[PDB]
Context: bound to proteins that are not shown
RNA sequence: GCAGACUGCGUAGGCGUGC
RNA sequence: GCACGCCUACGCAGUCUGCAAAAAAAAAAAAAAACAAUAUCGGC
DNA sequence: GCCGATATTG
Ligand code: TTP
Numbered sequence: 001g002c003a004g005a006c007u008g009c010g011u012a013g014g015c016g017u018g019c
Numbered sequence: 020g021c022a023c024g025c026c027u028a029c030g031c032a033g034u035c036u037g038c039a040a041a042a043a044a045a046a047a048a049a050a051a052a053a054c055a056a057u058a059u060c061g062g063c
Numbered sequence: 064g065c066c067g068a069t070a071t072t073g
Base pairs, nucleotide, nucleotide: 003036004035005034007032008031009030011028012027013026014025015024016023017022018021019020054073055072056071057070058069059068060067061066062065063064
C1' cells in the first nucleotide's frame, strides 16, 4: 500500500455417495 | 435427519510479492487481398 | 438503434 496466490474460519446453492 | 467429496458465490484474519521507476517509442500502419454469415467491442 | 473496428467459420 494495490492486487493475486494462498492458509484457515465460515454462510448459502447445487451435484455425486452412504446410512 | 446426519456424514463425506467437489464445485460455485461469498465476507474475515493473516504471510507474501515485481519492482526499478516510468513515460518506451513503439512505430504499430491504415492503404490492399476480396466475399457471406456470426460474435465481440467501443463510440455516436 | 447506427457505425466504425477486430476476430470466427468457410
Ligand atoms: P474452404 O472449404 O475453407 O476451402 P476449400 O474447400 O475451397 O479448399 P480445399 O478444401 O483445399 O479445396 O472454403 C469454402 C469456400 O469458402 C471457398 O470456395 C470460398 C469461400 N472462402 C472465401 O471466399 N474466402 C476465404 O478466405 C475462405 C477461407 C473461403